[PDB]
This record gives sequence, structure tokens and C1' cells, in this order.
RNA sequence: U
RNA sequence: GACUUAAGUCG
RNA sequence: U
RNA sequence: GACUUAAGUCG
Repeated sequence: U
Repeated sequence: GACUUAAGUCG
Repeated sequence: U
Repeated sequence: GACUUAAGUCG
């Protein structure tokens, strides 16, 4: 993420 | 990214 | 449903 | 039936  | 349980909205 |  | 929220599980  | 999906699913499960709950609450809300829309259709 |  | 979709989406959002809260908790969780999996890859």
C1' cells in the first nucleotide's frame, strides 16, 4: 500500500 | 484485494 | 428478497 | 444490489  | 459480523445511505 |  | 463506517480473518  | 476479497470475505465475515454489525451500523448507516442510496437504488 |  | 452497490457504497461508506467500525471490528475481524485470509492471500